[PDB]
Context: bound to proteins that are not shown
RNA sequence: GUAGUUUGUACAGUUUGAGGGUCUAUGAUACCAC
RNA sequence: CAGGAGAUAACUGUACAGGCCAC
Numbered sequence: 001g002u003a004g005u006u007u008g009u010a011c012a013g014u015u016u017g018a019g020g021g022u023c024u025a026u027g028a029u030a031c032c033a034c
Numbered sequence: 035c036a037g038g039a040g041a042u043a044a045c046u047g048u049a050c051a052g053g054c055c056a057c
Stems, first nucleotide, its partner, number of pairs: 001057002004054001006052001008050002012046004021034001
Other pairs, nucleotide, nucleotide, family: 003055cWW005053cWW006051cWW007050cWH007051cWW010048tWS011047cWS014045cWW016042cWW019020cHS019041cWH020040tWS021023cWS021035cHS040041cHS
C1' cells in the first nucleotide's frame, strides 16, 4: 500500500409489523368535529 | 390537538471496524 475470506454495525434499494389522538362506536338527523 | 425524518424479520449493494488466507 492492495487483495480473496463474514460479522455485528451504520448501510442503499426492495420485501416489511403499526400506519402512527392508533384506539374509538348511540339501532333511526349527528357525525366529520375538535 | 402533531412539531415529530416513520418502529422488525427476509433478499440484495458497499464500507466501517472485529476479523480468516496471503502479498
Source information:
The PDB entry is titled "Cryo-EM structure of hTUT4_mini:hLin28A:pre-let-7g miRNA_UUU, conformation 2". Solved structure of RNA (pre-let-7g miRNA) with a sequence from Homo sapiens, 57 nucleotides shown. The structure was determined by cryo-EM at 3.82 angstrom resolution and released in 2025. It holds a match to the Rfam family "let-7 microRNA precursor family". Rfam's curators write: This family represents the microRNAs (miRNA) let-7 and mir-98. let-7 was identified from a study of developmental timing in C. elegans, and was later shown to be part of a much larger class of non-coding RNAs termed miRNAs. Gene Ontology terms of the family: miRNA-mediated post-transcriptional gene silencing and RISC complex. A reference for the family is Rougvie (2001), "Control of developmental timing in animals", Nat Rev Genet. Protein in the same entry: Terminal uridylyltransferase 4 and Protein lin-28 homolog A. Han et al. published it in Nucleic Acids Res. in 2026: "Mechanistic insights into Lin28-dependent oligo-uridylylation of pre-let-7 by TUT4". Taxonomically the source falls in Homo (Eukaryota, Craniata, Gnathostomata, Theria).